[PDB]
RNA sequence: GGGCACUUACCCUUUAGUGCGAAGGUUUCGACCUUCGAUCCAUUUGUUCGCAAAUGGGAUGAUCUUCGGAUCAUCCGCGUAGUCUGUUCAGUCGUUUCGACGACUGGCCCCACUUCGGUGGGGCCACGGUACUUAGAAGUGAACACUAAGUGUCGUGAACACCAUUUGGUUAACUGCUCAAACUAAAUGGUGAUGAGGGAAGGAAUGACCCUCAUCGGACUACGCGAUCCGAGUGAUGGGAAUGGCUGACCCAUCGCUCGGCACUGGAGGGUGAGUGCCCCUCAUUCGCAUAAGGGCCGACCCAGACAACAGCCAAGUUUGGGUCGGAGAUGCGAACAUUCCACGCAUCUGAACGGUUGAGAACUUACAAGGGCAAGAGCAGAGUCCUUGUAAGGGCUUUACACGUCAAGUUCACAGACGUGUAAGGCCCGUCGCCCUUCGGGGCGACGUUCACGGCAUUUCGAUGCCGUGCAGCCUGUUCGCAGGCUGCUUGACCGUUCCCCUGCCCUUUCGAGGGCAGACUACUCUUCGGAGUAGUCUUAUGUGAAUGAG
Numbered sequence: 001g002g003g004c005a006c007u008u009a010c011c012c013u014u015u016a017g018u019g020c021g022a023a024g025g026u027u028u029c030g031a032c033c034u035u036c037g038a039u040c041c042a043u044u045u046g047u048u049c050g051c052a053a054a055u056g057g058g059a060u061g062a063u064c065u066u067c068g069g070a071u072c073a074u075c076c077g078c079g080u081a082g083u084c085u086g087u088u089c090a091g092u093c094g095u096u097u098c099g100a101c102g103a104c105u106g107g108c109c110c111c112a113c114u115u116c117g118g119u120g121g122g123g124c125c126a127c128g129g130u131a132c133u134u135a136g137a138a139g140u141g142a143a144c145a146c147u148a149a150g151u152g153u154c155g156u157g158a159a160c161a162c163c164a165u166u167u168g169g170u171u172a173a174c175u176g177c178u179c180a181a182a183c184u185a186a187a188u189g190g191u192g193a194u195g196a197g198g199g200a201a202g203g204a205a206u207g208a209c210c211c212u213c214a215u216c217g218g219a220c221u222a223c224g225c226g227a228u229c230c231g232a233g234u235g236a237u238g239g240g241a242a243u244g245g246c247u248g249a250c251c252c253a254u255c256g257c258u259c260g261g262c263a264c265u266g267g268a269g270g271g272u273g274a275g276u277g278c279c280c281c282u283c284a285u286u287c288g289c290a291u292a293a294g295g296g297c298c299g300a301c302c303c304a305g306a307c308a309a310c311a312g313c314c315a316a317g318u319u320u321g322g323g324u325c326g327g328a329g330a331u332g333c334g335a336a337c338a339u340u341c342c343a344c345g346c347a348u349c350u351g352a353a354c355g356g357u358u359g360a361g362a363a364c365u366u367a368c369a370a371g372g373g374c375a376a377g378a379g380c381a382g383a384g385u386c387c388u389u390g391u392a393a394g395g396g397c398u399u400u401a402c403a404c405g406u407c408a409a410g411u412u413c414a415c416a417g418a419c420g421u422g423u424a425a426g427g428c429c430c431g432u433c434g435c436c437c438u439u440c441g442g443g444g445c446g447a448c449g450u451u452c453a454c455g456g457c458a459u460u461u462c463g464a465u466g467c468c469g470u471g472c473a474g475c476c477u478g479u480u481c482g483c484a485g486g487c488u489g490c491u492u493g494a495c496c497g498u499u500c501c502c503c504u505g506c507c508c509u510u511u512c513g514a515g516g517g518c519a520g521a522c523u524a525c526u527c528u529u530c531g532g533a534g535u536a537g538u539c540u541u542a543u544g545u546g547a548a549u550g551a552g
Stems, first nucleotide, its partner, number of pairs: 001280019020037007038228002040057007058075007077225010087159002089106007107124007125157012139415006160192012174382006193215002196212004202342006229261012243315006281552001283550001286547009295502002297327011328350007351500011362451002364394007372386001374384001395429013430449008452471008472489007503520007521538005527532001
Other pairs, nucleotide, nucleotide, family: 027030tWS047050tWS058226cWH065068tWS066068cHS079222cWW096099tWS114116tWW114117tWS115117cHS137145cWW138409tWS173376tWS200208tWW200209tWW201336tWS240241cHS241249tWW242309tWS282551cWW284549cWW285548cWW285549cWS308316tWW308317tWW372387cSS373385cWW374385cWW385387tHS408416tWW438441tWS439441cHS460463tWS479482tWS510512cWW510513tWS526533cWW526534cWS528529tWS528531tWS
C1' cells in the first nucleotide's frame, strides 16, 4: 500500500434543539410571536416621508386580474437536447438583432454596354501550352533532340492544403531500350473544421481510404431556466499532469447548478485523514525442497526494473538487468488500401566448408573465341574493365597500306585528323642456328624465334649447341622406346550432394587436412581399455516450490 470491519479527531451535507442577531409584530412594554439571518434593484404596503416592512427580480411589450397576482408573445442571457453544418482569403449579394452571419462568386485592372444578375471589349499579370526566333555543345561540317533566353500566339485563372487521374523530370550507372517503384513538376479533375477507434491481418511502423463515435466551432430548431455580488456545497470544462492513453484524489482557472447568505449543541448522513486489528497483494532478505544448464558473440523472443511525475493504472517506445530460444549470407513470395519495418514460413540465389561424381591438364606473352564478375529497383540491347575457361600463335624496332576500335562530348549523322590494336607487306635491329666468302679481323646469304623442364637425336671445345619431340608431377604395366594402357597423388574446372555463427576443451573418426560427437560446472569411488562414464556429493546461476521475513 489492496480489500475489510473497528475506533477517533476533523470537515462538510442534513436535521432537532439552544443561544445570539435582526427588524416587524402580539404586548401587560414583563414576556411572547414572526420569519429571515449578504448586497442591490423593483413593485406594493406601511411610513415620521426619513425609511421600514413585505414581496418580487433578465428586460420588454401585450393579455387577463382581486391590482396582490396570473397569462401570452417578443426579445435577453443561459442550460440541455435535437438537427444541420464546416480550408483559408478577398470580394459580391442578402441579413444585421451591427458584433457577426445567411448566401453567391472568384487572377488583376480598365472600358463599354447591361435587364445591375451580367455580357462584350481592351489592358496587365501570372501560369501553362504552343508556333516562331536566337544562344548554347566540342577537330570540322550536317541534321535532330534538349537546355536557356527573346518575339508571337493560344489557352487557363483567388490563395491554401490534400486526393485522384494524366503527362513528363529526376533516382539509376558505361551507353542505348523497356518495365516497375519512389520522388517530383506541370496539367486536368475532385476534395476540404478537430479527434480516437474499427475494417486492417504474424507483429510492429507510416500515409491514404472508408465506417463509426467523440471533440470543436458555427447556424438552426425544440424544450427548460432566470437581478448582482459573496460564502459554502456541488456538477462539468480545460490546465498543472507529462511517452501516448486511462482512473482516482489533489491544485489552478472556467462556466453551470443547489443551499445559504447567524454562532452553538445533540442526532443522523457523507467524506477526509489518522490510529485499530482481520484479511490481501508484492518485491525482498534468509532457509528447506525440487528442476535444469553450468564458454562467447550475435540476434529473436520472455521477464522484471530505470526514463515517467499527485497516486494508481493501460499500451508502448526509450533503456537496464536477468531469463528462454536459435543461430552462413542474400533476394523473392504468403501478406492485404498503398507503402515501410521486423518476425515467420517457404522458394530460390550466392558464399563457405565438406564430401562425392566427372572433366581437363609445363610456364610465359599476346590475339581470338567462350561464359561469368564489374552491373545496380527489375528486365532488355550493346560497348568498355578482367577477374575464369577454351582456341590460335610467338624475338625486338619501325615504315607503308588495310581493318577495327578510342579521343568524341546532348544525341544521331557525315567528313577529317590524332591515337591505339590487329592484319598484310616492307625495311631496320637483336639473338643465334644453318650456308657461304674471308684477309680469320670480319663480312655476305639463307633460317629460325617467348621461358623452362624433360626426353629423344646429333655434335660438343664438355660450357653448351643445335635439331627434334614432348609437356599435371609421380608410379606401374605393356612399348617397336615412338607410344599406348592403367594406378596414385597434384592442380584446377564443372557437376552433384551435404552441411553451415566465434572460440574452448575433450569423445569418436581421421588422411592428421579435417570431419563427425559432447559439453562448454567441480570432488570422489565406481561404470573403462586406465580417453571416456554412473551415482552421490559439492559449488553456481537461473528456475520452480514452500517457509521464514519485512515493505509499501
Description:
Released in 2022, the model rests on cryo-electron microscopy data to a resolution of 5.14 angstrom. This is an experimental structure of RNA (Chains: Q), with 552 nucleotides shown. The 2023 paper behind the entry is "Structure, folding and flexibility of co-transcriptional RNA origami". Entry title: Twist-corrected RNA origami 5-helix Tile A. Keywords: RNA, Origami, nanostructure.